[PDB]
C1' cells in the first nucleotide's frame, strides 16, 4: 500500500497479503 468483515454513514478497530 492492496482486499475482506465489522457500521446506516465518518474515523477508529480486527484478519490476510
Nucleotide at each position: 500500500g492492496c482486499a475482506g468483515a465489522c457500521u446506516u454513514u465518518u474515523a477508529a478497530u480486527c484478519u490476510g497479503c